[PDB]
Context: bound to proteins that are not shown
DNA sequence: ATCAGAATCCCGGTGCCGAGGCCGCTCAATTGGTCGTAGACAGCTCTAGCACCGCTTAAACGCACGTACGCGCTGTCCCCCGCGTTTTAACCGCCCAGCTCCCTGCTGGCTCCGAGTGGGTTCTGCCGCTCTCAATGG
DNA sequence: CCATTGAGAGCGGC
DNA sequence: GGAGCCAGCAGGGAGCTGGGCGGTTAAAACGCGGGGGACAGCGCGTACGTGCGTTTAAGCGGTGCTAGAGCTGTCTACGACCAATTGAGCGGCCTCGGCACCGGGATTCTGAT
């Protein structure tokens, strides 16, 4: 008789086709 | 005529609907017009309507004549008159139907149609006239 | 410095 | 797309004001009896149907004449018809006064006497 930083939910809408479970069986 | 005495007419009053008047809307009229043909007119012909005459009768006149109907009395019977009483058919009051209150019936109009899920793909007006910028002609 | 105007771009139309 | 419910309109009965039936009430249908007029008898008088001898002009059929009617023949006015416009004439309108009502007094027969 010293020692560098600091910011955070974002973000949508309207139509239309395809397709997926549902596709039957019985009381003593 | 002279008397009343119905019946009729003539007034002043009153009251009510039809008259005679206006509002306005519409269809008949009326205007402008064109087209052809009825019928107006003149030009020609040919029937029949008149006219005029005389032979012949059949019709009309005119007058004697009397018979039968036109009519004017008359006398009688009753059929209709007027005057009054009772039955029906026309004029005012109730109850019933048409003109007017109410329900039955049809069609237009309005919702509604099963849960849940994946994915896709398509799809936010399009022209075009004025205002402004700030490149670029003298 | 001055200036008709094409382009740029928005709003009225249908 | 299709299927069910209220609105919205139409079209066929029996109220309360209009017509049709009970009641009242005026015209008609009976009644009662007498007058005059329909009617049937007769006479009375005459006018109108008959006949006839006279006297007229109708009807004929014949001739002549020319007016008019009736058929004709052009040009052309007046009428029918079509369209487009404009108030005459009608039906709805409503207040009013001509008059249809009448209840009383003037007259003007009708029948009795």
């Nucleotide at each position: 008789u010293a020692a560098c930083c600091g910011g955070a939910g974002a973000g949508g809408g309207a139509a239309c086709c395809c397709a997926c479970u549902c596709a039957a069986a019985a009381a003593a």
RNA, Template DNA, together with DNA: 293 nucleotides with solved positions. Farnung et al. published it in Mol.Cell in 2022: "Structure of a backtracked hexasomal intermediate of nucleosome transcription". It was solved by electron microscopy to 3.3 angstrom. Ions in the entry include zinc and magnesium. The entry has 24 different proteins, among them RNA polymerase II-associated factor 1 homolog, Histone H3.2 and Histone H4.